Primary citation: Beckert et al., Nat Commun (2021), "Structural and mechanistic basis for translation inhibition by macrolide and ketolide antibiotics". An RNA structure (PtRNA-Leu) from Escherichia coli, in which 87 nucleotides are resolved. Rfam match: tRNA. Rfam classes the family as a transfer RNA. About the family: Transfer RNA (tRNA) molecules are approximately 80 nucleotides in length. Their secondary structure includes four short double-helical elements and three loops (D, anti-codon, and T loops). Further hydrogen bonds mediate the characteristic L-shaped molecular structure. tRNAs have two regions of fundamental functional importance: the anti-codon, which is responsible for specific mRNA codon recognition, and the 3' end, to which the tRNAs corresponding amino acid is attached (by aminoacyl-tRNA synthetases). tRNAs cope with the degeneracy of the genetic code in two manners: having more than one tRNA (with a specific anti-codon) for a particular amino acid; and 'wobble' base-pairing, i.e. permitting non-standard base-pairing at the 3rd anti-codon position. The entry has 50 different proteins, among them 50S ribosomal protein L16, 30S ribosomal protein S3 and 50S ribosomal protein L34. The sample was in a buffer at pH 7.5. The PDB entry is titled "Structure of ErmDL-Erythromycin-stalled 70S E. coli ribosomal complex with P-tRNA". The structure was determined by cryo-electron microscopy at 2.9 angstroms resolution and released in 2021.

RNA sequence: GCCGAGGUGGUGGAAUUGGUAGACACGCUACCUUGAGGUGGUAGUGCCCAAUAGGGCUUACGGGUUCAAGUCCCGUCCUCGGUACCA
Numbered sequence: 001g002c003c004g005a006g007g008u009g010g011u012g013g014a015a016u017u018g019g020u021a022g023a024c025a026c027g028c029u030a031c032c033u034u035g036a037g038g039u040g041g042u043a044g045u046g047c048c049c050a051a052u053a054g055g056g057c058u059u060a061c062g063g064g065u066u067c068a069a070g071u072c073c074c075g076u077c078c079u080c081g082g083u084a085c086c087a
Stems, first nucleotide, its partner, number of pairs: 001083007010026003019067001027045006046057004060076005
C1' cells in the first nucleotide's frame, strides 16, 4: 500500500435505535472519623455568564443531510488487528 475496527471528561469507559451526552467505577475537592495519615462514610466533581433559575460552548478534526448528529455520509490525522502471494 488493501481490508476491518476504533478515537467521547483527569482516567477506565458505557451510550452507535438521529429527539439537546458523559450514565457507572476510579481519581480529585469538601466535610466527618482519628492525636495525626491511610482505610472508611456523607456531598460535589465537562468549560464560562450572573451569588442563583437558566443560556452559550462541548464526542479527533473539517464538511454535508435533515427540524434536529456521539449516532448515518464524506474527506483528513492518529492508533490497533489481518493481508502484502506465484515466479